Notes:
Method: X-ray crystallography, resolution 2.28 angstroms. The entry became public in 2019. The RNA with a sequence from Homo sapiens has 16 modelled nucleotides. Mukherjee et al. published it in Nucleic Acids Res. in 2019: "Structural insights into synthetic ligands targeting A-A pairs in disease-related CAG RNA repeats". Lineage of the source: Eukaryota > Gnathostomata > Mammalia > Hominoidea > Homo. Bound small molecules: CMBL4 (J4H).
[PDB]
RNA sequence: GCAGCAGC
RNA sequence: GCAGCAGC
Ligand code: J4H
Numbered sequence: 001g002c003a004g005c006a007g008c
Numbered sequence: 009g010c011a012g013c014a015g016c
Stems, first nucleotide, its partner, number of pairs: 001016002007010002
Other pairs, nucleotide, nucleotide, family: none
C1' cells in the first nucleotide's frame, strides 16, 4: 500500500 | 472521516 457487494 | 483482536 491492497476491498464488486460489512457497519457507522 | 471512523477498526483492540479479518486477510494479502
Ligand atoms: N482487504 C483490504 O473482515 N483497514 C485495505 O480483503 N475486514 C486498508 C482485502 C482494518 C479491517 C479490520 C480492522 C482494521 C477488520 C476487518 C476488516 C474484514 C471481511 C471480508 C473479507 C475480502 C477481500 C480481501 C484494502 C483491502 C484493507 C486498505 C485497510 C486498513 C484496517 N483491507 N480493516 N477490515 N485494510 N475481505 O482486500 O473484511